[PDB]
Context: bound to proteins that are not shown
RNA sequence: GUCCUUUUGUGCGGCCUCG
DNA sequence: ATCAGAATCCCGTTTTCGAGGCCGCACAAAAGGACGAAGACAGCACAAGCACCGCAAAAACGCACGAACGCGCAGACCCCCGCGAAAAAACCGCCAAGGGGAAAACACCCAAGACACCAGGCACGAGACAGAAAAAAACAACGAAAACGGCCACCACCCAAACACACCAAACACAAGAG
DNA sequence: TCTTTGTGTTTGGTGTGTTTGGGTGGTGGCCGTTTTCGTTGTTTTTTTCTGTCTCGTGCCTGGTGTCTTGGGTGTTTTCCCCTTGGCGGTTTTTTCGCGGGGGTCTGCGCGTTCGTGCGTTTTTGCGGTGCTTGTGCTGTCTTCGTCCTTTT
DNA sequence: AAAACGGGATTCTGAT
Repeated sequence: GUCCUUUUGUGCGGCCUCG
């Protein structure tokens, strides 16, 4: 006089892993 | 000849193991038309130029007046002489300009007052321009004659020379007048 | 208190009036040519009358200032006096210049023909008004942005 | 994209 912090998409498609 | 049921072929519906990871591609578009600001195209008032009527310079027909040649008269010029009129200069004479000092009175300025043309608005007049009619009279032309110029001779009025007359100017007298 | 003006009379004079001689200018006589009087015809121009627009003229009202009158004073001009001088009158030369006659010649009118420059008559180009085409200045119309709907 | 049952319409012999 200055110091002070909070949250995550959806729907499909494909390729894989272990049985 | 009618009924409830048997049974047969057919169509419709549900289902398809468990867990995990990563990557990749999508998730109304988009164009057309209506309500507020802005960019753009279209219109009116006024002047300078051209064409027509008239002024003007220049062309052309026509005529008349100037120039030139020869002649011929004569007006102007030159020269010489002569008279006369004005300038220059002297001199005598006297009337009047000029400087100086008092006085008196008209012009200019100031102040004041009055009236009378000037200015503007309204009403009235008749002047001016265009146009037509009538005709007195002016310019021109042709004719014809009386009047004045021109020469020539003549005589008397008007001039010069020269003479003598006489109107009124000079001063002094007398009386009445004007500032 | 205190200066001017008139007519009149004796005598002078110089300029008006009168009278003879002559010469020049006015008077008489006749002849010619043309200026002007007279008449006649044309036609320009002057007068006289009618109508409208116009613009000025006449009249009336208000009033600003220019014209007229009284007072003061001072400075401007007028009056008188004594003086000097310069204008007037007259004379005498000088000479310059105006007047006049004779002669000579340079110069202007007169008669007449040619023509070319001046005068009139009119044609085309240049100088002022109606009508016109066009520009300077002004007013009207269309477009850009943003916001709101929706087929397949 | 098959496998299977459930439900359905049609149908047929037969009886009272």
Shown are 366 nucleotides from a PDB entry: RNA, together with DNA. The structure was determined by electron microscopy at 4.66 A resolution and released in 2025. The entry is indexed under chromatin, nucleosome, TRANSCRIPTION. The entry also models zinc and magnesium ions. The work is reported in "Structural basis of transcription-coupled H3K36 trimethylation by Set2 in coordination with FACT" (Kujirai et al., Sci Adv, 2026).